[PDB]
RNA sequence: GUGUACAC
RNA sequence: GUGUACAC
Numbered sequence: 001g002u003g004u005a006c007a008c
Numbered sequence: 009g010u011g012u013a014c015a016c
Stems, first nucleotide, its partner, number of pairs: 001016008
Other pairs, nucleotide, nucleotide, family: none
């Protein structure tokens, strides 16, 4: 640096 | 838009 999920 | 975990 990129992504999946969850949560403000 | 902002965070946590995970993986590359």